[PDB]
Context: one part of a larger RNA, bound to proteins that are not shown
């Protein structure tokens, strides 16, 4: 969803109107009240998952706004210093045979000389000179590109400072100041930049989150082929060696017994237990081990076949060719007695190579073959590269996964039980009871994680109750180290009870004051569509601690909306219909029985018997009568309180009735003091039984070993009380038949129904007389006082109730 929508027990996706057995129920209205339909409402807030998203923190990453820092532009001069040039023209060089401080070299053969003979100046003037002849080099007459090297201007490069003003910037006129080639502005670069912005932050997990593991390598767990898991048990590793390799030979170990005991030492017996770099295993006596010698097959290039695996891949491998080694040879050799010791691409280095060379020659770049390079260990590695908080949180989902709750568990829980070392002066068992065992229940700690997350509201309190009994009082007996009383401890037993206030939310607990007792636990740790909402879990806000902030905090304080108009099912009540043989169409009033269903079952002080039984007495009975008293239920209002909204008096503020009497409205009876009937309890009543069976442990007697039977408890089932013929074997009596209803007045009954009264040969309710009950001295009238007022007339005056007379009003009936 649909619906002909009972309950218990089982069962069940683990809480049943629908499933199975039992079992109960005429049918529907109306009034109620919500226990449950996992009851409406909201595709859970919590939690967990999301390569999911917002948002804030920071020394997460990666930029980045803004700011910084120098270059370069706009941007000039001048002035010098200070570098850098670099030419001029010059300063200047004890190899020596010369004349002589000999310079690379060479043309050099005349130059010097009047522009007047080593170098500014003075001047001696008709000379200083050359292959001269002597040289490694010649001429030191000269010439020329000049050298080791100073000076010299130079023009050009800076690097700073300073100094000006025309760029540029500011101020104030009607056309000068003032800074200044900085600052300012745009490119480049370098710093700083959570002021800003794009994301990153695994997984596994007996929810998460805190630790821990992520790859390989051995064993065991692994069930005799290989394989097998788990946050299941041991470890170990991220090499390490040129000898710890290969051959050629050779050697036998460790250990236990004599000597003999130290690096011992030798021989007999051990039989793999030494030994192998390294965990562990499986290996091994020629050996793989341990020595000498010798090298380097710890090779290039290929592998027939296999053996495992998702694939990527990785294992062994006889066999070929080389260049080899080591052996006399046979012959061995593709590092290590084996298993471990690591890891793709893409990129960036490095050898080596026809190879492709963007028109061709070539390069450049790239390919190829060899090669390194990552705790990329979150080890098939998303990226070269990333870390939190969200309780301000959104949203997809989620019982795949938590926190309350069922289920399931029973490990500790608690309760028996067993067993008995010892304590109970003697004593195991009155009362215990030590080691060490049995089990029963699901109520505290918990385990799993099946029901729900498109909702199953979460502590305590209040109302309401309800079961169990594994007993708190009553209530009965056995026993006691039970003298009586007090008690111990055990049976039996769930009828009835099981308090109050202080601090704290408190369940719990402490505690004070009583009482027969102040029971354990279930009942979604009963109970929010019943209520409270203090704790506690939203947003505020502080304190301590804890984050390096943002923020948490199973630490602490303040304050922080509680929805639903009842369909059903279940109850509490009140009804209307129906079914019942029958005689009258078969309709009915009455008045029972009561198959069976509910309720009610308390308790205590007192006083007696009786100071009696016990005991030394202290103390103190047993038991049955008998009172007084809580408390609990049912009931009635005649008293007494409490009310009494249409009574009676008093009062006050206004508004009217002209005013004076008198009244009324109104102020949530206006407010006072009273108040009958009606209600209710704070008051009164009455109950809290008797008898009868049946029979608990428990207790005797017979029995004939098989049985009998009686006592025996507030327990149970009768008797009271209540309810009841839809009691479906549906019962019975009497009586009506124009009967019985319907209407109207009421009601000691009442939500409407309903009952019960009255319905004109009538008290059914008003009405009017009396009366009684309540208020409490009426107006007018006379007195007394000036007047507030105050006394007689006058228990006056009134009337909401109740009686009592009266049909005077509405209740016949002609359908």
């Nucleotide at each position: 969803g649909a619906a002909u929508u009972c309950u218990c027990c089982g069962u069940g996706a683990a809480g049943a109107u629908g499933c199975g057995g039992a079992g109960u129920a005429c049918c529907a209205a109306c009034g109620g009240c919500u226990a449950g339909a996992c009851g409406g409402u909201a595709a859970g807030a919590c939690c967990c998952c999301g390569u999911g998203c917002a948002c804030c923190u920071u020394c997460a990453c990666u930029a980045u706004a803004g700011c910084u820092u120098c270059g370069c532009a706009g941007u000039g001069a001048c002035a010098a210093c200070c570098u850098u040039g670099a030419u001029c023209g010059a300063a200047u060089g004890u190899g020596u045979a010369g004349g002589a401080u000999a310079g690379g070299u060479g043309g050099g053969a005349g130059g010097u000389c009047g522009u007047g003979a080593c170098a500014u100046a003075g001047a001696a003037g008709g000379a200083c000179c050359a292959a001269u002849c002597c040289u490694g080099a010649a001429a030191g007459a000269c010439c020329a590109c000049u050298c080791u090297u100073u000076c010299g201007u130079c023009u050009a490069a800076g690097g700073g400072u300073g100094c000006c003003u025309a760029a540029c910037c500011g101020c104030c006129g009607c056309g000068g100041c003032g800074g200044g080639a900085c600052a300012c502005u745009g490119c480049g670069a370098g710093g700083u930049g959570g002021g800003u912005a794009g994301u990153u932050u695994a997984u596994c997990u007996g929810g998460g989150g805190c630790g821990g593991a992520u790859g390989c390598c051995u064993c065991c767990u692994a069930a005799a082929g290989a394989g097998u898991a788990a946050c299941g048990g041991a470890g170990g590793u991220g090499u390490g060696c040129g000898a710890a390799g290969g051959u050629a030979g050779g050697c036998u170990c460790a250990a236990g017994c004599u000597a003999a005991g130290a690096u011992u030492c030798u021989g007999c017996u051990c039989g793999u237990g030494a030994g192998c770099g390294u965990a562990a295993u499986g290996g091994u006596a020629u050996a793989a081990g341990c020595c000498u010698g010798c090298c380097u097959g710890a090779c290039u290039g290929u592998g027939a076949g296999a053996c495992c695996g998702a694939c990527u891949g990785g294992u062994c491998g006889a066999a070929c060719a080389g260049a080899g080694a080591c052996g006399a040879a046979a012959g061995u050799c593709g590092g290590c007695c084996a298993u471990a010791g690591u890891g793709a691409u893409c990129c960036g280095g490095g050898a080596g190579u026809c190879c492709c060379g963007u028109g061709u020659g070539g390069a450049a770049g790239g390919g190829c073959u060899c090669u390194c390079g990552c705790u990329c260990a979150a080890c098939g590695g998303a990226u070269c590269a990333a870390a939190g908080g969200u309780a301000c949180g959104c949203c997809g989902g989620g019982g795949a996964u938590a926190a309350c709750a069922g289920g399931c568990u029973g490990a500790u829980g608690a309760c028996u039980c067993c067993c008995a070392a010892g304590a109970g002066c003697u004593c195991u068992u009155a009362u215990c009871g030590a080691c060490g065992g049995a089990g029963u229940c699901g109520u505290u700690u918990g385990g799993c994680a099946c029901c729900u997350c498109g909702a199953u509201g979460u502590c305590g309190a209040c109302u309401c109750a309800u079961c169990a009994c594994a007993u708190c009082c009553u209530g009965g007996g056995g026993u006691u180290g039970a003298a009586g009383a007090a008690g111990g401890u055990c049976c039996c037993a769930a009828g009835g009870g099981u308090u109050c206030g202080g601090u704290u939310g408190u369940u719990c607990g402490c505690c004070g004051a009583u009482u027969c007792a102040a029971g354990u636990g279930g009942u979604a740790c009963g109970u929010g569509a019943g209520u409270u909402g203090g704790g506690u879990u939203u947003a505020g806000a502080a304190c301590g601690u804890c984050g390096u902030g943002a923020g948490a905090c199973a630490g602490u304080u303040c304050g922080g909306u509680u929805c639903c108009u009842a369909u059903c099912u279940a109850c509490c009540g009140u009804u209307g219909g129906u079914g019942u043989u029958a005689a009258a169409g078969g309709g009915a009033g009455a008045a029972c029985u009561g198959c069976g269903a509910g309720g009610a079952g308390c308790c205590a002080a007192c006083c007696c018997u009786a100071g009696u039984a016990c005991g030394a007495g202290a103390g103190g009975a047993c038991u049955g009568g008998g009172u007084u008293g809580g408390g609990c239920c049912a009931a009635c209002c005649u008293a007494u309180g409490g009310u009494g909204u249409a009574c009676c008096g008093g009062u006050u503020g206004u508004u009217a009735u002209g005013c004076c009497a008198a009244u009324a409205g109104c102020a949530g009876c206006g407010c006072c003091g009273g108040g009958c009937a009606g209600c209710u309890a704070a008051g009164u009543u009455g109950g809290u039984a008797u008898g009868g069976a049946a029979g608990a442990a428990c207790u005797g007697c017979u029995g004939c070993u098989u049985a009998g039977c009686g006592g025996g408890a507030a327990a149970u089932c009768c008797u009271u009380c209540u309810c009841u013929a839809u009691a479906c074997a549906a019962g019975u009596u009497c009586u009506c038949g124009g009967a019985a209803c319907a209407g109207g007045u009421u009601u000691u009954a009442g939500a409407a129904c309903a009952g019960a009264a009255c319905u004109u040969c009538g008290a059914u309710a008003g009405g009017c007389g009396g009366g009684a009950g309540g208020u409490g001295g009426a107006a007018g009238c006379a007195c007394c006082g000036c007047g507030a007022g105050g006394u007689g007339u006058g228990a006056a005056g009134c009337c909401a109730u109740c009686u009592c007379g009266u049909a005077c009003u509405a209740a016949a009936c002609g359908a």